Method: electron microscopy, resolution 3.14 angstrom. The entry became public in 2024. Solved structure of RNA from Anoxybacillus pushchinoensis, 266 nucleotides shown. The depositors describe the entry as "The Anoxybacillus pushchinoensis ORF-less Group IIC Intron HYER1 at symmetric pre-cleavage state". Rfam match: Group II catalytic intron D1-D4-3. Rfam's curators write: Group II introns are found in rRNA, tRNA and mRNA of organelles in fungi, plants and protists, and also in mRNA in bacteria. On this family, see Chu et al., EMBO J 2001: "Control of branch-site choice by a group II intron".
[PDB]
Context: one part of a larger RNA
RNA sequence: GUGCGCUCGGCAUGGGUGCAAUCUCUAGGGUGAAAGUCCCGAACUGCGAAGGCAGAAGUAGCAGUUAGCUUAACGCAAGGGUGUCCGUGGUGACGCGGAAUCUGAAGGAAGCGGGCGGCAAACUUCCGGUCUGAGGAACACGAACUUCAUAUAAGGCUAGGUAUCAUUGGAUGAGUUUGCAAGACAAAACAAAGUCCUUUCUGCCGAAGGUGAUACAGAGUAAAUGAAGCAGAUAGAUGGAAGGAAAGAUUGUACUCUUACCCGAG
Numbered sequence: 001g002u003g004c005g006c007u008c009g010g011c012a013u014g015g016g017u018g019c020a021a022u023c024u025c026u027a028g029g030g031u032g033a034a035a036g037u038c039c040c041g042a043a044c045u046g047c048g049a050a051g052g053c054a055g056a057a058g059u060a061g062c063a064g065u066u067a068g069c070u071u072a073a074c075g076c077a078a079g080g081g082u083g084u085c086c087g088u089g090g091u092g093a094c095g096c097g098g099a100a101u102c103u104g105a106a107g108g109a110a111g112c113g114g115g116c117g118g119c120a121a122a123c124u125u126c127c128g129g130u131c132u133g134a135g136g137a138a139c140a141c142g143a144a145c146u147u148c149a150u151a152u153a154a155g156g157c158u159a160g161g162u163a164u165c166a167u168u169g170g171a172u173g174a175g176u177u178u179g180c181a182a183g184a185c186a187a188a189a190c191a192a193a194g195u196c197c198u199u200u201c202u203g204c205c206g207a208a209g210g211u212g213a214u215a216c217a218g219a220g221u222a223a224a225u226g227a228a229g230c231a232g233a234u235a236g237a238u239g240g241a242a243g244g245a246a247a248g249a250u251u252g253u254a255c256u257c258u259u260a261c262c263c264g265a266g
Base pairs, nucleotide, nucleotide: 003261004107006266007265008264009263010262011108014257015256016255017254018253019252020251021250022249023248024247028040029039030038043065044064045063046062047061051205052204053203054202055201056200057199068119069118070117074113075112076111079103080102081101082100085098086097087096088095089094123243124242125241126240127239128238129234130233131232132231133230135141145229146228147227148226149225155180156221157220158219161216162215163214164213165212166211167210168209169197170196171195172194175190176189177188178187
Other pairs, nucleotide, nucleotide, family: 005260cWS012014tHS012258tWH024121tHS026042tWH027041tHS031035tWH032034tHS032245cWS036246tWS048058tWS048060tHS049059tWH049169cSS051208tWS058059cHS060197cSS066121tWW067120tHS067248tSS071115tWS071116tHS073114tHS077109tWS078104tHS083099cWH110259cWH122244tHS128174tSS128192cSS136138tHS136140tHS138150tWH138224tWS142144tHS150224tWS151224tWS153224tHS154222tWH154225tWS156179cWS173192tHS174191tHS179220tSS179221cSS194240tSS
């Protein structure tokens, strides 16, 4: 020298535990002794289909309308900083008030409103993705996985190109990449593991086109990591498939633990 960042005390509106009541998957209807679980299910809203580009439908199919939880943009805002600003009290250092301007932040006005969106049921097994097992060009050092490769540059990505393939719609869907410093947001393109569905009206294009993976030889791009193995984590309620009379939510109460911009003091 990066708004606050010091010590002590106080307090939950934060987190748990017990108990009580009530509610719980569209409206509804069944099975059953018992339905929050199992089954059936109109209706409304949204998406939405199978050679390819558009247009038209809103058909099959899926999701929501559950108890409930949470929140982007945006608005308000206690507070905080700044003056060649304006007034006031001071001998003075400075104090007080006001206007303007910035700010109000990733660590307690445990800030308030708003909600595009997101999420929402014991437990078991199986199938994906992502992350972790420091740091250190990844040696040494070190409590801190294993083996390799990597700076006249591995590798990734971006504009092309050439071959062998494989798929070709729609819905659901984490994740990866978008020419490189690492992470996140927006948008776009791809998209793993599965699961469901073969509806129409046209125009034309129609022996094709789109996409992905594997290799080959170059161009461009550097703030350096990449591959494999093992073992773990995964309530942003991470993406699925089965079994499962299985829990979940709110309110109230009592107990209990803790907190950097709150309150009091120094």
The sample was in a buffer at pH 7.4. Primary citation: Liu et al., Science (2024), "Hydrolytic endonucleolytic ribozyme (HYER) is programmable for sequence-specific DNA cleavage".